[PDB]
Context: one part of a larger RNA, bound to proteins that are not shown
RNA sequence: GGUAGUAGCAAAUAUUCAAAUGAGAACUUUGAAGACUGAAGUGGGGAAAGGUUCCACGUCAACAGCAGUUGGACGUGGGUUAGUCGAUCCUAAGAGAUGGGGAAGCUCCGUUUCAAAGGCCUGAUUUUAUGCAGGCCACCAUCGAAAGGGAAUCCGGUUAAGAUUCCGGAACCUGGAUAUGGAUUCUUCACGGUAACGUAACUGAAUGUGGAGACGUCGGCGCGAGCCCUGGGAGGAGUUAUCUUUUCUUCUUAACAGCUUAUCACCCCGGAAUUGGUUUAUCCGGAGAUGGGGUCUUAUGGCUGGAAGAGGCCAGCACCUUUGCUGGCUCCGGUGCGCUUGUGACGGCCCGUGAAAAUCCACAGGAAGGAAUAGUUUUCAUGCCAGGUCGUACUGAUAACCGCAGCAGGUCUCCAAGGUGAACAGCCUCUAGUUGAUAGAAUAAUGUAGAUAAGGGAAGUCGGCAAAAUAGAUCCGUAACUUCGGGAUAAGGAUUGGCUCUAAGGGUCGGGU
RNA sequence: ACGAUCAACUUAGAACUGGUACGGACAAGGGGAAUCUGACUGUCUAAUUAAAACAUAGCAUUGCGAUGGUCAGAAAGUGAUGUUGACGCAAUGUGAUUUCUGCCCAGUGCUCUGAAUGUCAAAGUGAAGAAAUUCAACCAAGCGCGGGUAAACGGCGGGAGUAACUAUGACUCUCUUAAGGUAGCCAAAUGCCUCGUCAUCUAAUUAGUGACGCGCAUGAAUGGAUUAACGAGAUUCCCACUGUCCCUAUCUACUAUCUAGCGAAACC
Numbered sequence: 001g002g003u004a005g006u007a008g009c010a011a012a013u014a015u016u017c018a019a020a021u022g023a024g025a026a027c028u029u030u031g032a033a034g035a036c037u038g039a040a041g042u043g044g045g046g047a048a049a050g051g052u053u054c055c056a057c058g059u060c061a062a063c064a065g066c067a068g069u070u071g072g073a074c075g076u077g078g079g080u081u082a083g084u085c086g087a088u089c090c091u092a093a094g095a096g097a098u099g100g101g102g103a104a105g106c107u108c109c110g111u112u113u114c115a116a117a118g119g120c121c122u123g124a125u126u127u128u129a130u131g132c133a134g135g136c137c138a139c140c141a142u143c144g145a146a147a148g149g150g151a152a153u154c155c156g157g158u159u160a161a162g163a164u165u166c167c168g169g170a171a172c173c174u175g176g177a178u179a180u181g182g183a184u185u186c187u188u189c190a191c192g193g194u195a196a197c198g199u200a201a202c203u204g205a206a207u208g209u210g211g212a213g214a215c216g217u218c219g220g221c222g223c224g225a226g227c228c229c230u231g232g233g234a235g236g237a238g239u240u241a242u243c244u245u246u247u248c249u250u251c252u253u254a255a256c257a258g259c260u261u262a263u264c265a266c267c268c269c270g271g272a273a274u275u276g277g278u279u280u281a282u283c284c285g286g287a288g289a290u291g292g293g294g295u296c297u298u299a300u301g302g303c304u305g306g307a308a309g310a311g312g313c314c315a316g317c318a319c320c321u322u323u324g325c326u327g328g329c330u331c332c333g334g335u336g337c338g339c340u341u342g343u344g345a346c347g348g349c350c351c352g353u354g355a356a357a358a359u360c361c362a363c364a365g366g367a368a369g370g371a372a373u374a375g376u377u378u379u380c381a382u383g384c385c386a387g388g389u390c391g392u393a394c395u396g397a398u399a400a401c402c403g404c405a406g407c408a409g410g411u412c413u414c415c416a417a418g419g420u421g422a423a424c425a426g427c428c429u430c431u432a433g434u435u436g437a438u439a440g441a442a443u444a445a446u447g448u449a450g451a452u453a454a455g456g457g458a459a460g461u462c463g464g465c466a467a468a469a470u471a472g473a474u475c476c477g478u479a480a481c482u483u484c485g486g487g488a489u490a491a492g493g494a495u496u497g498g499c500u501c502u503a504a505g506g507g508u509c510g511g512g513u
Numbered sequence: 514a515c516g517a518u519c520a521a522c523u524u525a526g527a528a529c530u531g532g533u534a535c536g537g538a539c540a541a542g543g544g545g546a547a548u549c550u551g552a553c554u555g556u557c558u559a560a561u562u563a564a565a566a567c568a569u570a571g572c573a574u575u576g577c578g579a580u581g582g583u584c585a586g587a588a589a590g591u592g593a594u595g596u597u598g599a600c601g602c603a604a605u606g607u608g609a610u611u612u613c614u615g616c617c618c619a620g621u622g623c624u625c626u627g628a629a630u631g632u633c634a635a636a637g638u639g640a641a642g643a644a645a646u647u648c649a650a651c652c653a654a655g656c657g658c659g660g661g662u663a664a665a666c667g668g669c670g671g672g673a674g675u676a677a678c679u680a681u682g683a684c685u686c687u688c689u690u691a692a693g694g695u696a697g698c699c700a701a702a703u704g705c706c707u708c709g710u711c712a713u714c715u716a717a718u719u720a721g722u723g724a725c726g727c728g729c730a731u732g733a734a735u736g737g738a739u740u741a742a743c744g745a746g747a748u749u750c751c752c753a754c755u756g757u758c759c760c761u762a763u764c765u766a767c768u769a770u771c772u773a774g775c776g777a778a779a780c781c
Base pairs, nucleotide, nucleotide: 001781002780008775009774015033016032017031018030019029020028034435035434036433037432043415044414045413046412049395050394054078055077056076057075058074063071064070083172084171085391086390087389089149090148094143095142100109101108102107119136120135121134124130153170154169155168156167157166173387174386175385176384179382180381181380182378183377189369190199191198192197203368207364208363209362210361211360212359216349217348218347219346221344222343223342224341225340226339227338228336229334230333231332232331233251234250235249236248237247238246256305257304258303259302260301265295266294267293268292269291275285276284277283311330312329313328314327315326316325317324350354401410402409417429418428419427420426438773439772440771441770447767448766449765450764451763452762453761455759456758459757464754472496473495474494475493476492481486483609497530498529500527501526502525503524504523505522506519507518509516531535543752544751545750546749547748548747549746550744551743555567556566571607572606573605574604575603576602577601582594583593584592585591611738612737613736615669616668617667620666621665622662623661624660625659627658631656632655638649639648640647670688671687672686673685674684697731698728709725710724711723712722713721
């Protein structure tokens, strides 16, 4: 080349009308309509990976298996801002130098070993470096986690594209320096409380001890937060033939700080059988219950500050008005085997008992220092300085990753509205998103997927393959056998809508100084 | 001599009502009588096999007291078990429970003993030789000798007669092994003949089930027999159900068809 303008471009419910742009519109944009994903999403983020795909402008030769004015394409630019988010630090299973031993050797073992493996104080002088003094340290590289451990940041606004990073306000941590105030003692290193313990402070070296870091899973119960639901009211919108005090929607409060708030646990009084207290769940009490008083942890909630000045919903005034201005409201409740999530005290389970280290704190100890009109001390308050380096855009997939690709495949995770309903099932809707997959016409055979079928009811076939029948819940009933636990929803049979009622099942507040 | 007030959804019942419908869509077990097999949950042949295969708990056997067992490494002042110590580690087999696990150590393995002990390397000893060499004795373990052991590998008979008709052979004789297949079980997923024979299931059954057993060639942790529960395991029957079929018809969507655009391949 023929095949051949042929097989094909048929999964994922679905598109339509008008306008604009344009040479050209099924596909671009806007508006309108119809739909879908239906909160384990076709939504909003991230981990791995990719690397600019993010965003703007210009643009359509190639790519987007039709098209194209559009694009994750082409051309040119813009974009990633951190003391608090990570990495950085720690160690895990492990990896791995040194000493040393093997091996012809490349290299192998080993990680504290059969090594002379060493840094940490206060200071002294105030010739000054840290030399000149004294003291303490028994380990022994280092790498190993962007989900383990871990110092510290929130709110509002802001961009075409960045934000827990920028701006404004408000905080906090670490490492430094450092003054004032307060406190502390003339009985020098505080006082109160019977006590549990309290506080604004309230010395503490070596060394030692302890705690936190630091830990399973399931079950029910209690509480909190957000959501869900719902009442009144203050606004806006919808419907209004008729009805509906109606339907929808805003009414918000961050980190941080002060006061306060709790199960558990603990303390004091008292001495308990007529045993009492008590959980949904049966534990506790002379090793001291009940009871009556208290003390703490501050999860969490409340009030206040932050902070209404922010944000939200509106009304009025003016409309190259750079761009706005003015004003109002932003309030008070309820409910629960509700959902998610956090947490508490418990219980079950194990021949399974469910990391380490960095780091931080406390205590024992008593080294050393220190009292005058302050001599120190300050884990109390306020005050001053600094916080480096790298990452940060975007996708995260029926088009940004892998699969030769813009592939029905594969690939870890967070949040999760209303109704029906046991339900995160299936079905419908809200917020958000998408409306993408070449289209048009026609309705032959044969297919693929979905169905129905008189009478028969497995005669079909290797074989009831495939399909059908049954199916939820409530009540009744349930055989052989059995390892006594089951079998068992055996088998088998009734009921189920709507409306109007009836009956039970509760919480708080209520008395004879 | 204790009633205001507030509130939730559960349960039960009654009347009425309707084209007797009502878990009204969605959602959502077919069931029974047995047999084989594996106890069960679990696991695997990614991309043709999910099973009866593997694992398993349970059972049993083996080695080992650290100067050790098992395993690693070229070596090592090297390792795993082992941060361990017989209620442990290592190696095996069988595969829940129930009831049992019979006989054989002759063979092949494994194990124990020993200088009375045969064979008996290198080194060492003795002899002869000029010496190289040669010969002899001694001679370790192993092998041989002796024993043990089968929940080690494994194995587990023929022949001829014989009891009131006809049969079978309690019994007897004989050859024989290490022992001659025990308890059980069966035409079994194991039986050639074979579609065995009898019964049941059917109208009819090479299928199924219950029996029978000289079983080509069943059988006891190479586990035997059974077994509740379980199983996307294999098989038979029954009820229900149905387009599996008698016997096919019809409908829907997407194709196929035609058009615009786009546009391959196998093969030759």
An RNA structure (25S rRNA, nucleotides 1443 to 2360) from Saccharomyces cerevisiae, in which 781 nucleotides are resolved. Keywords: rRNA pseudouridylation, IRES initiation, confomation, eEF2, RIBOSOME. It comes from the structure "Hypopseudouridylated yeast 80S bound with Taura syndrome virus (TSV) internal ribosome entry site (IRES), eEF2 and GDP, Structure II". It holds a match to the Rfam family "Eukaryotic large subunit ribosomal RNA". The sample was in a buffer at pH 7.5. Among the 77 different proteins in the entry, which are not shown, are 40S ribosomal protein S14-A, 40S ribosomal protein S11-A and 60S ribosomal protein L17-A. Zhao et al. published it in Sci Adv in 2023: "Regulation of translation by ribosomal RNA pseudouridylation".